[PDB]
RNA sequence: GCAGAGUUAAAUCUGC
RNA sequence: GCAGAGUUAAAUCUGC
Numbered sequence: 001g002c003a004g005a006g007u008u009a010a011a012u013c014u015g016c
Numbered sequence: 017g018c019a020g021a022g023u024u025a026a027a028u029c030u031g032c
Stems, first nucleotide, its partner, number of pairs: 001032005007026004012021005
């Protein structure tokens, strides 16, 4: 570097 | 606020 599994933040659209 | 669908960046642990 790419791929996988989590976490966080932001943005776009929708439901409630 | 919460839920859904995308995009981005970061972090943790693997594979290649």